An RNA: 32 nucleotides with solved positions. Keywords: double stranded RNA, dsRNA, Northeast Structural Genomics Consortium, NESG, PSI-Biology, RNA. The PDB entry is titled "Crystal structure of the 16-mer doublestranded RNA. Northeast Structural Genomics Consortium (NESG) target RNA1".

RNA backbone atom coordinates (compact mmCIF):
# COMPACT_ATOMS: atom_id res chain seq x y z
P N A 1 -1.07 4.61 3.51
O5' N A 1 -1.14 3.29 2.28
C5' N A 1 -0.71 3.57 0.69
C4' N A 1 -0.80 2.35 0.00
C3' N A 1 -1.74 1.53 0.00
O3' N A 1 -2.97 2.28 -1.21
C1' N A 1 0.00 0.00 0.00
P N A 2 -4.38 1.98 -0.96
O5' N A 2 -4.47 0.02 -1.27
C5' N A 2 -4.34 0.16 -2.42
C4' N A 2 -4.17 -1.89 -2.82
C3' N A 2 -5.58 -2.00 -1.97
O3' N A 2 -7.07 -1.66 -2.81
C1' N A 2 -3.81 -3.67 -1.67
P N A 3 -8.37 -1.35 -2.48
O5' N A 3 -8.59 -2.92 -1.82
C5' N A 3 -8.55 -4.55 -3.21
C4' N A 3 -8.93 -5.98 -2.43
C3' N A 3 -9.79 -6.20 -1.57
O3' N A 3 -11.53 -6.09 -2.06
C1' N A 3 -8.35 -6.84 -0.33
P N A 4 -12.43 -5.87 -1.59
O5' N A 4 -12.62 -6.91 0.14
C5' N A 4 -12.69 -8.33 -0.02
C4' N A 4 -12.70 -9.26 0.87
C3' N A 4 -13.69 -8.55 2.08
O3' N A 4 -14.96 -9.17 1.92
C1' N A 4 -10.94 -8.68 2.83
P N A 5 -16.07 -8.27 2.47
O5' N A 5 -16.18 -8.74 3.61
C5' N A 5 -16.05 -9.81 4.34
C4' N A 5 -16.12 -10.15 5.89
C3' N A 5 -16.03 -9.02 6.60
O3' N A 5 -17.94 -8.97 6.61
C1' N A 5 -14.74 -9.21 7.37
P N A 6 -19.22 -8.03 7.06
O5' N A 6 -18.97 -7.46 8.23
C5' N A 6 -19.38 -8.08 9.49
C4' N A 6 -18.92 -7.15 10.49
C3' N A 6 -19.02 -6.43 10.79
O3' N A 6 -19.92 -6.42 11.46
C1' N A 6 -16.66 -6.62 11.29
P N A 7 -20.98 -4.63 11.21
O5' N A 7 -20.21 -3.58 12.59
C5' N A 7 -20.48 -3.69 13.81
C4' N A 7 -19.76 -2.73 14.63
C3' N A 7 -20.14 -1.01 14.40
O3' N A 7 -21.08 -0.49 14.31
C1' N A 7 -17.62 -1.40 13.99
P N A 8 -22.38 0.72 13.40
O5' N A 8 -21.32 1.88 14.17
C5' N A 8 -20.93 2.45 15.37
C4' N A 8 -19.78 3.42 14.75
C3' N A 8 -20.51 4.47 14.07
O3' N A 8 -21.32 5.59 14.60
C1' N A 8 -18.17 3.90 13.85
P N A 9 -22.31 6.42 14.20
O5' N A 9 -21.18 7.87 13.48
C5' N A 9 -20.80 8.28 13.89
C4' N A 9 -19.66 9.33 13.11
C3' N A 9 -20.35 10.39 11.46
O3' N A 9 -20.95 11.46 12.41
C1' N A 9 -18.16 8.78 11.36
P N A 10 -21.94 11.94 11.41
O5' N A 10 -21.36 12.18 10.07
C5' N A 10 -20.88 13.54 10.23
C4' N A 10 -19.58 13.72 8.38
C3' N A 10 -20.64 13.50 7.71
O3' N A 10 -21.59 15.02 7.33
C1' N A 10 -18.72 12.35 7.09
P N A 11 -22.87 15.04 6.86
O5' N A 11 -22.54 15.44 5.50
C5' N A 11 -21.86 16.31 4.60
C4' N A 11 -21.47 15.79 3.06
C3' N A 11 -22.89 15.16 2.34
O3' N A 11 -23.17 16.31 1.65
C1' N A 11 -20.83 13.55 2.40
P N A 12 -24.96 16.83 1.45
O5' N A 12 -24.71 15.52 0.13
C5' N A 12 -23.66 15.62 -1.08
C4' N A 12 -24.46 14.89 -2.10
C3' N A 12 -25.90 14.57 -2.26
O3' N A 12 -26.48 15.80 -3.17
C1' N A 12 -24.87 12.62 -2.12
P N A 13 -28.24 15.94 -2.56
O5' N A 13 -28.43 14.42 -3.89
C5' N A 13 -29.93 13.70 -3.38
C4' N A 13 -29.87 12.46 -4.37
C3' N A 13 -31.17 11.97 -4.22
O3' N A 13 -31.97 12.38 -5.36
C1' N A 13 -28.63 10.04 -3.74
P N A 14 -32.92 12.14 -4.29
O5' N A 14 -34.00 10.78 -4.15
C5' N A 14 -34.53 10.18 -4.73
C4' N A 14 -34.54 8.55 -4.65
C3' N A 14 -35.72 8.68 -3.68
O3' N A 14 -37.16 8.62 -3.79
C1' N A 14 -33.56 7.41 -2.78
P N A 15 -38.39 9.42 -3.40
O5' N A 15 -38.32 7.93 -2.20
C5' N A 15 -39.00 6.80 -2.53
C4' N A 15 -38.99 5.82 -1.52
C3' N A 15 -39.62 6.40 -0.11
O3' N A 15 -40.95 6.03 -0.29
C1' N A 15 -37.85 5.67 0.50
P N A 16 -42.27 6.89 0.23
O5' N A 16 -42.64 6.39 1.79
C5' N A 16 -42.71 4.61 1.98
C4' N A 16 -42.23 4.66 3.35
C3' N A 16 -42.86 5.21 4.10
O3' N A 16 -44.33 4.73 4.44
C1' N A 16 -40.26 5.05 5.19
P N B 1 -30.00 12.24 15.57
O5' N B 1 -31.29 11.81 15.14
C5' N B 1 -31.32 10.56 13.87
C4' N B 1 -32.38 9.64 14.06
C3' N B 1 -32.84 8.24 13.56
O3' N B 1 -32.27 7.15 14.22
C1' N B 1 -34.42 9.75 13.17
P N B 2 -31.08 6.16 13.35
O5' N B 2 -31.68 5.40 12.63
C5' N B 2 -32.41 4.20 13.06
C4' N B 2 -33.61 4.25 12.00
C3' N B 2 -33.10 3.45 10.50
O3' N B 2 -32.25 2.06 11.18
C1' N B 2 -34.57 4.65 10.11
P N B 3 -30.65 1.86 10.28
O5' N B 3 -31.44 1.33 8.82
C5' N B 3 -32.67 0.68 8.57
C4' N B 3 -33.24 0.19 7.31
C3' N B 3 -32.09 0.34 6.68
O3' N B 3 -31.73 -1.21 6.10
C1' N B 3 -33.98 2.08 5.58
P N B 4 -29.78 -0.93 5.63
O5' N B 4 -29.87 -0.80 3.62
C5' N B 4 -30.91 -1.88 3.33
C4' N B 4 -30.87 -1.47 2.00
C3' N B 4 -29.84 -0.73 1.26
O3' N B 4 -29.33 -2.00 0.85
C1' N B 4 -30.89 1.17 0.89
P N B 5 -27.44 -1.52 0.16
O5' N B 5 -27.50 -0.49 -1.12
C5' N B 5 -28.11 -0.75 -2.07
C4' N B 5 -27.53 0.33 -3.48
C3' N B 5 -26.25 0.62 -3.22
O3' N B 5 -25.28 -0.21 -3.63
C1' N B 5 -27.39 2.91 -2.95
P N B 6 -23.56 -0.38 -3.29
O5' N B 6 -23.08 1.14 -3.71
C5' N B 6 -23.26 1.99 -4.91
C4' N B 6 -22.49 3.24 -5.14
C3' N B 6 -21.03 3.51 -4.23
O3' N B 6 -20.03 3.09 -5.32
C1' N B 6 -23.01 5.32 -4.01
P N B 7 -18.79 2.32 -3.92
O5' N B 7 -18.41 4.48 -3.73
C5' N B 7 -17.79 5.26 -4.67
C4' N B 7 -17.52 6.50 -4.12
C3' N B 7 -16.47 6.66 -3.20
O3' N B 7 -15.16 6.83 -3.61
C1' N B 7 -18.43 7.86 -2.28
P N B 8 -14.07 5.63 -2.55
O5' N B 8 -13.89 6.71 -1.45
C5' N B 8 -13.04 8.10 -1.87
C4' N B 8 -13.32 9.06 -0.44
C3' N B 8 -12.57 8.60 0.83
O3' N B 8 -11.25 8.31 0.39
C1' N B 8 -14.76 9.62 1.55
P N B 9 -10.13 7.52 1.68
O5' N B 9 -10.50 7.92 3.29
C5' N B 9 -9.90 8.98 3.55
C4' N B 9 -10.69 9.87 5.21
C3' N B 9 -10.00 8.48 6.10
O3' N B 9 -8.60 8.73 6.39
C1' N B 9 -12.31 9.17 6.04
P N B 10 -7.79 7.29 7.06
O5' N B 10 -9.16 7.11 8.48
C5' N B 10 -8.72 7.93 9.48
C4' N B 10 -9.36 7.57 10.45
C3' N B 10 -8.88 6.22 10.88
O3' N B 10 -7.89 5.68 12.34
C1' N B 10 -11.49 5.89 11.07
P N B 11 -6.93 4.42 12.02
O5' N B 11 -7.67 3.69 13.02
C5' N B 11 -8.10 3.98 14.79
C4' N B 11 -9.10 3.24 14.80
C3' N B 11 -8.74 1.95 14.74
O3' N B 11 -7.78 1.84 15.98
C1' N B 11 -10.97 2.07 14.45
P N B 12 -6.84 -0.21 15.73
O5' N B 12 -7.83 -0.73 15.61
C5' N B 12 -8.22 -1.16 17.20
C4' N B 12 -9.23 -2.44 16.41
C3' N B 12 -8.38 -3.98 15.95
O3' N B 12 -7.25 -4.69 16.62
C1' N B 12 -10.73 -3.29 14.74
P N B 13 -6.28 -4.73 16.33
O5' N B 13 -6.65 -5.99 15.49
C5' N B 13 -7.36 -7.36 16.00
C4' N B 13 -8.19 -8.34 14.66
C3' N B 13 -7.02 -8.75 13.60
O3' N B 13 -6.12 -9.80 14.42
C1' N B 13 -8.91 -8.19 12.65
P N B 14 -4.82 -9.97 13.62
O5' N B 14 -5.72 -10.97 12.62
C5' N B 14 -4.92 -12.21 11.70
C4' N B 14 -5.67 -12.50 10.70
C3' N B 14 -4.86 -12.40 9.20
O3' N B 14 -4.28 -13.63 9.23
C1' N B 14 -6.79 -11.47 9.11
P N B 15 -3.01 -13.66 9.10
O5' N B 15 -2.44 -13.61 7.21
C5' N B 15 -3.85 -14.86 6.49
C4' N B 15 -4.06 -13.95 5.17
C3' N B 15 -2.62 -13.63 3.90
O3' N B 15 -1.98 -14.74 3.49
C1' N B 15 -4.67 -11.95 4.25
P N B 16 -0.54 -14.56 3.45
O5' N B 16 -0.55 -13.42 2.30
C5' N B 16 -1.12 -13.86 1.11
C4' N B 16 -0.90 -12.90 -0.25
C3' N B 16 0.58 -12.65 -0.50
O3' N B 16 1.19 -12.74 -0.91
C1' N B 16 -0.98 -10.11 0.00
RNA sequence: CCAUCCUCUACAGGCG
RNA sequence: CGCCUGUAGAGGAUGG

Method: X-ray diffraction, resolution 2.26 A. The entry became public in 2016.